Solved structure of RNA (Fragment of23S rRNA (H95)) from Thermus thermophilus, 29 nucleotides shown. It was solved by electron microscopy to 7.3 angstroms. It comes from the structure "Structural Basis for Interaction of the Ribosome with the Switch Regions of GTP-bound Elongation Factors".
Order: sequence, then C1' cells, then structure tokens
RNA sequence: CUCUUCCUAGUACGAGAGGACCGGAAGGG
Repeated sequence: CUCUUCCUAGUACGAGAGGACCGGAAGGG
C1' cells in the first nucleotide's frame, strides 16, 4: 500500500434465482 473471509443479513431491492450500501470484526501478501 492492498486482498480476503466472517457478523449485521443471504436482510434493502428483487420476472427473481443473484445480492449490497452504512457500520464492526479477524486473518494474508
């Protein structure tokens, strides 16, 4: 400097078939 995964929540929205804002954790390179 940056990535990932997890809780809000598979909840807002949604012919759908997927999937967040805000906010808070924990590991990586």